[PDB]
Solved structure of RNA, 61 nucleotides shown. Keywords: hairpin ribozyme, RNA ribozyme, N1-deazaadenosine, RNA. Spitale et al. published it in J.Am.Chem.Soc. in 2009: "Identification of an imino group indispensable for cleavage by a small ribozyme". It was solved by X-ray diffraction to 2.75 A. The depositors describe the entry as "An all-RNA hairpin ribozyme A38N1dA variant with a product mimic substrate strand". Crystals were grown from: 20.5% (w/v) PEG 2K MME, 0.10 M Na-Cacodylate, 0.25 M Li2SO4, 2.5 mM Co(NH3)6Cl3, 2 mM spermidine-HCl, pH 7.0, VAPOR DIFFUSION, HANGING DROP, temperature 293K.
RNA sequence: GGCAGAGAAACACACGAUCGUGGUACAUUACCUGCC
RNA sequence: UCCCAGUCCACCGCGGUGAGAAGGG
Numbered sequence: 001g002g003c004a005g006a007g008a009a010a011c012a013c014a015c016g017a018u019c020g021u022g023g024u025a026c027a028u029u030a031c032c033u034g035c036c
Numbered sequence: 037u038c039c040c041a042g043u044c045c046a047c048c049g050c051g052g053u054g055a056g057a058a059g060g061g
Base pairs, nucleotide, nucleotide: 001036002035003034004033005032011042013022014021015020016019017018038061039060040059045054046053047052048051049050
């Protein structure tokens, strides 16, 4: 680094009342692991 | 350059493409 696994954050959006909550983010892009 | 791609936009038949705002890498 490629592939595979795992995977938040930030943002956008919606709703509730700048803040809070939500998911399609069931995401991937940090981070971690495996293979070469 | 580039990778990603809850809004918006273009094309196609809720789905599929493409683009890519904001943000991250």